This is an experimental structure of RNA (tRNA) with a sequence from Thermotoga maritima MSB8, with 71 nucleotides shown. Rfam match: tRNA. About the family: Transfer RNA (tRNA) molecules are approximately 80 nucleotides in length. The family's RNA type in Rfam is transfer RNA. Rfam 15.1 lists 5,335,975 matches to the family in 14,413 species. A reference for the family is Hou (1993), "The tertiary structure of tRNA and the development of the genetic code", Trends Biochem Sci. The depositors describe the entry as "Crystal Structure of H. influenzae TrmD in complex with sinefungin and tRNA variant (G36U)". The 2015 paper behind the entry is "Structural basis for methyl-donor-dependent and sequence-specific binding to tRNA substrates by knotted methyltransferase TrmD".

[PDB]
RNA sequence: UGGGAGGUCGUCUAACGGUAGGACGGCGGACUCUUGAUCCGCUGGUGGAGGUUCGAGUCCUCCCCUCCCAG
Numbered sequence: 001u002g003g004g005a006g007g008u009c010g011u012c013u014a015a016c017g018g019u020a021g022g023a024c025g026g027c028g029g030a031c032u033c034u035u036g037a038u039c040c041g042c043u044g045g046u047g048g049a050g051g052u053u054c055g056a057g058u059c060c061u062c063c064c065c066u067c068c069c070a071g
Base pairs, nucleotide, nucleotide: 002069003068004067005066006065007064010024011023012022013021018054025043026042027041028040029039030038047063048062049061050060051059
C1' cells in the first nucleotide's frame, strides 16, 4: 500500500451520553465418583491521543489496527 465498513475481557455477546455484565476459556476449588455428569469461586476488556459535555464504550477530530471491494 485505490473505494466502502469496523474496533468492548483470549473468544462470543450485552450496556439511554450516567457504577462496563453474561456465557465459554484459563487458574483453582467442591462434589465426596470409576461421576466421558453437574456445580462453585478467582482471572480478565472499551486500541491510542486530543476535544465536546457536569459526565464518553457511546458524540466530534486525528492516529493506529482490522474486515469487505480489482492492486